BMG3 RNA strand A; BMG3 RNA strand B with a sequence from Saccharolobus solfataricus: 72 nucleotides with solved positions. Protein in the same entry: C/D box methylation guide ribonucleoprotein complex aNOP56 subunit and Fibrillarin-like rRNA/tRNA 2'-O-methyltransferase. Keywords: 2'-O-methylation, guide RNA, RNP, RNA BINDING PROTEIN, RNA BINDING PROTEIN-RNA complex. The depositors describe the entry as "Crystal structure of a C/D-free RNA-guided RNA 2'-O-methyltransferase". The structure was determined by X-ray diffraction at 2.21 A resolution and released in 2022. The source organism's lineage runs through Archaea, Thermoproteati, Thermoprotei, Sulfolobaceae and Saccharolobus.
Context: bound to proteins that are not shown
RNA sequence: GAGUCUGAACACUCAUGGUCUUCGC
RNA sequence: GCGAUGGAACACUCAUGGUAGACUC
RNA sequence: CCAUGAGUGUU
RNA sequence: CCAUGAGUGUU
Numbered sequence: 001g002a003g004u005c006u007g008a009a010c011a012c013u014c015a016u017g018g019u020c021u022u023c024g025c
Numbered sequence: 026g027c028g029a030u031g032g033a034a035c036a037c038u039c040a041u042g043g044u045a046g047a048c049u050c
Numbered sequence: 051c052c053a054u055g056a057g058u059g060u061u
Numbered sequence: 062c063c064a065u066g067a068g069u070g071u072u
Stems, first nucleotide, its partner, number of pairs: 001050006009060010020031001022029003034071010
Other pairs, nucleotide, nucleotide, family: 021030cWW025026tWW
C1' cells in the first nucleotide's frame, strides 16, 4: 500500500422537577 | 419572606482540516 | 443544561 | 465532534 475481522448512523418533538451572589429591613 | 446590587439570552448556515483496533501479504 | 417519562423523521 | 474562517434568524 492491499485485504479480512471487530465496531456508538443522523436529525428532532412533548411532558415533570431542579432558578444563583452580595448587601441591606 | 421583601428590596437593592452583581451577573454567560437563545436558534442556526456555509467553508478548511483532523478518519479507528486487531490479524494477513 | 441535568435527571426522569412519552414519542417522531431520513425509513 | 474539535479547532479555524465567513455569515444568518427571533430583531